[PDB]
C1' cells in the first nucleotide's frame, strides 16, 4: 500500500498546493476485522 468484510463514515491526494472549505462535510480522514 492494495483487496475484501461490517459500518453513515474518502482520496500523503483515486478531483482541487485548494478554480471549494486553515474545515461552510470528514483531524491523512470514526473505527475494527482478515487476505496479500
Ligand atoms: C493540500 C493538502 C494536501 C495535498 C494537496 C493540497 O496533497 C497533495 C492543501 C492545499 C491548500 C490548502 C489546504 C490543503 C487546506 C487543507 C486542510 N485540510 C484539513 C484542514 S484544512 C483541517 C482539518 C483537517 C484537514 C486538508 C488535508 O490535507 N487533510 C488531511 C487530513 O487532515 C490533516 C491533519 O491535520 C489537519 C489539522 O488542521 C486548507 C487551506 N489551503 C489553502
Nucleotide at each position: 500500500g492494495c483487496g475484501u468484510a461490517c459500518g453513515a463514515a474518502g482520496g500523503u491526494g483515486a478531483g482541487g498546493a485548494g478554480a471549494g472549505g486553515c474545515g461552510a462535510g470528514g483531524a491523512a480522514g470514526a473505527g475494527u476485522a482478515c487476505g496479500c
This is an experimental structure of RNA (Mango II variant), with 36 nucleotides shown. Crystals were grown from: Magnesium chloride hexahydrate, MOPS, Tacsimate, hexamine cobalt (III) chloride, and 1-propanol. The 2024 paper behind the entry is "Symmetry breaking of fluorophore binding to a G-quadruplex generates an RNA aptamer with picomolar KD". Entry title: Structure of Mango II variant aptamer bound to T01-6A-B.